[PDB]
Context: one part of a larger RNA, bound to proteins that are not shown
RNA sequence: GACAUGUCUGUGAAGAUGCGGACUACCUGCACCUGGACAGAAAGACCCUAUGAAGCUUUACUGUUCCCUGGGAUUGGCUUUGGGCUUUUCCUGCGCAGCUUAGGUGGAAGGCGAAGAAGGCCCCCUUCCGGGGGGGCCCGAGCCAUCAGUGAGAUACCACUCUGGAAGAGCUAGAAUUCUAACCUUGUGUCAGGACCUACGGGCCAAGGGACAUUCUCAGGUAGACAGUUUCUAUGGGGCGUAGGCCUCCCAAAAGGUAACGGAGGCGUGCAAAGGUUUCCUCGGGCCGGACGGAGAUUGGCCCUCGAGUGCAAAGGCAGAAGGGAGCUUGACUGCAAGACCCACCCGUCGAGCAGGGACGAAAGUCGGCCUUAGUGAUCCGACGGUGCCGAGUGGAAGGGCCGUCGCUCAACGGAUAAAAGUUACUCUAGGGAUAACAGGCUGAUCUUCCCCAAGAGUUCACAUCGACGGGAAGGUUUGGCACCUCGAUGUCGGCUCUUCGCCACCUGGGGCUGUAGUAUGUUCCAAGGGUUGGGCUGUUCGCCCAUUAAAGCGGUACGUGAGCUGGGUUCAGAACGUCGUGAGACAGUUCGGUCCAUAUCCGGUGUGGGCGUUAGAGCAUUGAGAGGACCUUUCCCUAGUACGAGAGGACCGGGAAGGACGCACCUCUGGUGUACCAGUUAUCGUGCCCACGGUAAACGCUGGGUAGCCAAGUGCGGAGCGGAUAACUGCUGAAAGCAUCUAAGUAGUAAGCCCACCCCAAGAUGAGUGCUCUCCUA
Numbered sequence: 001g002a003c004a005u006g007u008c009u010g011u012g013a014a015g016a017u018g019c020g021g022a023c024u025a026c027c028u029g030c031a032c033c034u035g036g037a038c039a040g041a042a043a044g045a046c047c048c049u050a051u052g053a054a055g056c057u058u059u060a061c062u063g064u065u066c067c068c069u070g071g072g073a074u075u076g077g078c079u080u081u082g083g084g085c086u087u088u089u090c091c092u093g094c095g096c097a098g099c100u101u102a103g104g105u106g107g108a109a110g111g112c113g114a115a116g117a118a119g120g121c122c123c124c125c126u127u128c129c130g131g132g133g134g135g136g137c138c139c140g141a142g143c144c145a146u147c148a149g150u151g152a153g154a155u156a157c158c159a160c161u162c163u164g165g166a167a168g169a170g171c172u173a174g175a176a177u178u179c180u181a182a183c184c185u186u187g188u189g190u191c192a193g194g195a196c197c198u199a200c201g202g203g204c205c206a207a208g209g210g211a212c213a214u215u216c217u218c219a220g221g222u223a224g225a226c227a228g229u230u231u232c233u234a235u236g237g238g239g240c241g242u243a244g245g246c247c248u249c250c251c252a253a254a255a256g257g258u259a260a261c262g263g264a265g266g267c268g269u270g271c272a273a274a275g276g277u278u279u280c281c282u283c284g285g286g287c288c289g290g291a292c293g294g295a296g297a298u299u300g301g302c303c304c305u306c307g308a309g310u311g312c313a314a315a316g317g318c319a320g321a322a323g324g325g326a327g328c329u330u331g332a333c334u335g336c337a338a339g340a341c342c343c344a345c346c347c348g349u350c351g352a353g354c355a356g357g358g359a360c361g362a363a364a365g366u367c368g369g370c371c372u373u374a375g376u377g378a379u380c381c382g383a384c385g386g387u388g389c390c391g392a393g394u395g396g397a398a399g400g401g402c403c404g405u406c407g408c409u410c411a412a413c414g415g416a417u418a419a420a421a422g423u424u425a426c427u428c429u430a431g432g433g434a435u436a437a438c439a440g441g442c443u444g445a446u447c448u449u450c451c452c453c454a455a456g457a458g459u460u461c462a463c464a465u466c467g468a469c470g471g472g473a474a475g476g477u478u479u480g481g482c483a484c485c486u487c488g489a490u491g492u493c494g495g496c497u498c499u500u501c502g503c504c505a506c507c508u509g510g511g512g513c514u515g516u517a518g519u520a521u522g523u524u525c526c527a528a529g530g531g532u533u534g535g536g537c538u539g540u541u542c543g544c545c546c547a548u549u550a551a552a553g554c555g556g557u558a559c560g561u562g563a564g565c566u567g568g569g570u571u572c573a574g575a576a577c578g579u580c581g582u583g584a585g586a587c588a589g590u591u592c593g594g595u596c597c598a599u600a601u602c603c604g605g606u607g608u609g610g611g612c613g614u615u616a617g618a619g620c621a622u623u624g625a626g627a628g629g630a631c632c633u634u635u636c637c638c639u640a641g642u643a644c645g646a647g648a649g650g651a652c653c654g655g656g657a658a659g660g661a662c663g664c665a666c667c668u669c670u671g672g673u674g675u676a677c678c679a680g681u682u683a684u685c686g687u688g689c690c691c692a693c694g695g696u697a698a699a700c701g702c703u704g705g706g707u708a709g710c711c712a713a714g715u716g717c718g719g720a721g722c723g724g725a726u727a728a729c730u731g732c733u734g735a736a737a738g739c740a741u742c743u744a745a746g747u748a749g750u751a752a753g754c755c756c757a758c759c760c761c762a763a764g765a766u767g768a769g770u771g772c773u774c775u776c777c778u779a
Stems, first nucleotide, its partner, number of pairs: 006023003010019001027610006036602001040597001047432002052428001055423002060229002063226001068220001070218001072216002079176002083172003088167003104160001119139002124134002183209001189204001191202001232244001234242001241261001246266001249263001269311001275329004280324002285303003315372002334355002341348001345414001359366002381407002385403003389400001439486001440484001442481001448474002451471002457465001492569002494566003498560001500556001507530002511524003535545002574592001580585001617774006626761001628759002633659005663717004670712004677705001680702002682697006723755002729749001731747001
C1' cells in the first nucleotide's frame, strides 16, 4: 500500500488476525461500550551521536569600542635652578740635577712703545700654607730680556699653540614661574538692522583660562561592555575515574601475524668509559677449623653442579663467555655496500665484502658503540659553519640550494593552531536505538520457594517444630547483565472504575503426624467453588497506628487498566532557601504554582434487527446437543455445658432459629422524585376598574404537600439438600518377599473441586430434530 482484518498456544530481528497446529465460527446492518491493529496528530522538547548552530557566563584564547598614560605636531617667546656639548679664561705632567716649576719647535739675534714686566707688610687663588706668579693701601730706580760659561734627554723673554675639574659667554635635553601672538570656552555689550519670537551658527569689542586640554598619528596599561571561536577521543549509554607511543612474558589454539580499561612489571636514560682489542682470571651457598668470631664479615681446606654474575623491567641466551680484572687504547671510522627481514605507506632492523686511514696481539684476527629488545617523534618556519653550486644588466653581496648539527613532556606523541576553558530546565537543527531512560524478550549469579546428608536445640530422644558446616533444583514477580525489536515516539508511578488467570489458599471443607487431653494451635497433603474491610497521615505501593471480621492472601496480566477519569508525586518554562563554581548555572536535596485532544471503519464485546437456508407453504407447543449464572460465610439455642479435665474451660455427629455482604425481582407497606395535580405567596405588567385571574422574575420566582409510574435506607426469595464419579487420607482380605503388607488381581468409604441437581439461552448443534393443526388437486 492492498483486503474475503476469528480466538488461542507455540514460533518468528523473539507480546502479528494474515507463519505452523488446533479450536471455534451462517451472510450483512443499527445503537452502545470502547482493551488489539506497538491506532491517529507530532522524522519527540528525554539520551547519545555529527571537531552543527544559536545565546549566555568566566582569572579560555585571539582582537576591538570606550575609559587613561607618554613622545612627536598645532604650543611660541623670556626668566630662575640644575646637567651635558662646542670649549673662553684660570688651576697640579719641581722625581732628580740645574740655587730660580722650561709643557714645547723653528728664532738663535733683532725686535718690542693702545690684551697682567722686582721687594718690606696682608689674604685668596695652584701648595700665605721654606722661598715664587696675579689683585691692592704705606715704602718703592727706568728702556727690557735672552746669552757664553754653567748645563738636564729637553730650560722659561720677542712671533704662534691642549685635557680632568670650576666660573663666564652660548647650543640643547628636563622641572619650576609670568605675559602674550593663537587654541578652548562661556560670557556685559555691540552686530547680520525694520528677527515689536525661548534658539544653533557667523562678526566686532571686552573679560576669564592660558599657549599645561582637546584633536590626529604612534605607543604602554585597562578593556568578553562588544565581536569571532575553541574547549578531543577512547568508553559493552553518557558522564566521573581510568585509559589513549615504545620495551618483556602469557592469553595467539607448537611456522609468523591476530582483539578486549583481560593477567603480572618497566622506559623518555645511564656510561672518557661497564667502548674495542690482547692476555689472564672464572662463582652462589653450605660444612669442618682460626685473635678480635657468639646467625652473616678477612683466611685455609672440602662439597663447589645456567639454583651466581649480566648498569635498570622482563623473556631468551651466556662460564669457546658480553661474566670479572689489568695494560695498551678509544671503528661510540669516513665514503659505499651483493643479498634479505619487518610495514598499506612512511619508517625500522641485520649484513659478508670493497675503497681511504688507524688501534691491539708474535700472528691469525677483531672493532662501524654499549648480551639483545625500549631510553623516542616527521613536516614547515629559522640560527650558524663549510662548499666560488646558483645568485633574474655585469662583477660581488643578501638570499636560496647542497654537506653537517641544533630548537618543539608538538604524549590527545603518523603530532589539525605560534595562541583557545564552561553552561544552556529558553533551547534549536541534522540522524539513529548499531548510543542510555519505562517496558517486552534472552539470560538470570542475587532474590523467592522446595528438597538432600546431617552435628545439635527441642529435659531425655536428631527430623511434633526447628535445625549449624555444605549440596542439588524448580519457579521466576526482586536486585543486575544483555540493551536483541521500538528516540519519522510504545505517555512514568499511585489512586479510582471494571476485571481475568495460575499457584507453594490466609478463612470456610475433607485428612496424616503432633512434646495434639478438650476448647484452641503448630506442620504437611488435596483442593481456590466462592469470598477476601472501613478510616487517621503521606502523592507513595508498601508500612505504622486505632477499631473489626471466619480470614480479612500472594503474584502475573508491558509492577492489569490514562485511544476512561484522576494526572496528587515526578526530567517544561517562574521564584526562593541551603550547598557547589569567580560566574553563567548546576544538585537521583527540599519547597510554591504550573492548558495532556479526538463524533472511530475494522478486530474483539454488551444487545437488538434486516434476508436467506431447514426445501410443499404456514401457525404454535416441546424434547434437546451445549454455554452461562447461582455456588461465600458468622453468631445463638437444642443436643451434652455430657464425654473429657485435679480445676478452669469446654466438643465431635446431627438438627433448628436468627443476620451481615451480594444477586434478582417486586415495589400492595415504610420513604424519596413529581418544575405536566393543587394550594400559599413576594416584585411587577396586563385583562377598563374593585374583586377575581393570567404572564414573567439566577436554573418551576421562592416555598410546601401529593396521586400514577419510576427507585431506594422498602418488601420478598435463592444461595441448599439429595446422587454418579474422585484428590489427600482412612480401609478389609490377600499376593511376590511359606510372616507381613491397601492390590500387583477383586471391592468398599471419601471435600465446598469435577459431573449432575436449581436457573436463563439453546437443532442458525445447516448430523437444520419431534408432536399437533390448517390451506391448494383451472388449462
Notes:
Keywords: SMALL RIBOSOMAL SUBUNIT, SPINACH CHLOROPLAST RIBOSOME, RIBONUCLEOPROTEIN PARTICLE, MACROMOLECULAR COMPLEX, RIBOSOME. The RNA (23S rRNA, nucleotides 2032 to 2810) from Spinacea oleracea has 779 modelled nucleotides. Lineage of the source: Eukaryota > Embryophyta > Tracheophyta > Euphyllophyta > Spinacia. It comes from the structure "Homology model for the Spinach chloroplast 30S subunit fitted to 9.4A cryo-EM map of the 70S chlororibosome". Rfam match: Bacterial large subunit ribosomal RNA. Rfam links the family to the GO terms structural constituent of ribosome and ribosome. Primary citation: Sharma et al., Proc.Natl.Acad.Sci.Usa (2007), "Cryo-EM study of the spinach chloroplast ribosome reveals the structural and functional roles of plastid-specific ribosomal proteins".